An RNA structure, together with DNA, in which 92 nucleotides are resolved. The entry has 15 different proteins, among them mRNA-capping enzyme, Transcription elongation factor SPT5 and DNA-directed RNA polymerase II subunit E.

[PDB]
Context: bound to proteins that are not shown
RNA sequence: ACCGGAGAGGGAACCCACU
DNA sequence: CAAGCTTTATTGAGGCTTAAGCAGTGGGTTCCAGGTACTAG
DNA sequence: CTAGTACCT
DNA sequence: AGCTTAAGCCTCAATAAAGCTTG
Numbered sequence: 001a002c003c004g005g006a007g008a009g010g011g012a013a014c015c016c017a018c019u
Numbered sequence: 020c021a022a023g024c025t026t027t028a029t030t031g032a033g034g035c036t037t038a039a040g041c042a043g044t045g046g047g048t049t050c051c052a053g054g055t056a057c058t059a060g
Numbered sequence: 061c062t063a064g065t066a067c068c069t
Numbered sequence: 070a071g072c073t074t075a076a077g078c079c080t081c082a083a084t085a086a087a088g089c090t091t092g
Stems, first nucleotide, its partner, number of pairs: 010051008020092022052069009
């Protein structure tokens, strides 16, 4: 400066699967 | 009274329940507030 | 009367 | 599904005080 580019986007549970 | 026997706590030594641990790394699904209360349309 | 949503557990 | 191991809790046998006991 007309904005500043901001992206941070929960978590617990269970299940399956990989080596 | 006292060395020994008997009782009596007594005190250390064998038998029973209870936590607490139990290999690593990714991908999908589901569920986390319900029940009353109080008001407006 | 019933619904919508705001407060209590 | 089971394990294991300590760890707290339950009972049992010598043992010294406490008091008789007769020598």
The sample was in a buffer at pH 7.4. Keywords: rna polymerase II, capping, TRANSCRIPTION. The 2023 paper behind the entry is "Structural insights into human co-transcriptional capping". The structure was determined by electron microscopy at 3.6 angstrom resolution and released in 2023.